[PDB]
Molecule: tRNA
Organism: Thermotoga maritima MSB8
């Protein structure tokens, strides 16, 4: 690295401009099992600067990264 679209725990998925939750994962624990079963905690996220606003995951600008469409 032309024209469109898009960024939230590791993944999937939520949150009117108002304290970011859930599921699965991963760590660890109870069942009292031979349970290929079922429960229960802990971990963990808004890509980065600015700006608007009483407040920004959300809106504006730029940067970065990602997907789609012809290198």
């Nucleotide at each position: 690295u032309g024209g469109g679209a898009g960024g939230u725990c590791g993944u999937c998925u939520a949150a009117c401009g108002g304290u970011a939750g859930g599921a699965c994962g991963g760590c660890g624990g109870a069942c009292u099992c031979u349970c290929g079963a079922u429960c229960c905690g802990c971990u963990g996220g808004u890509g980065g600067a600015g700006g608007u606003u009483c407040g920004a995951g959300u809106c504006c600008u730029c940067c970065c990264c990602u997907c789609c469409c012809a290198g």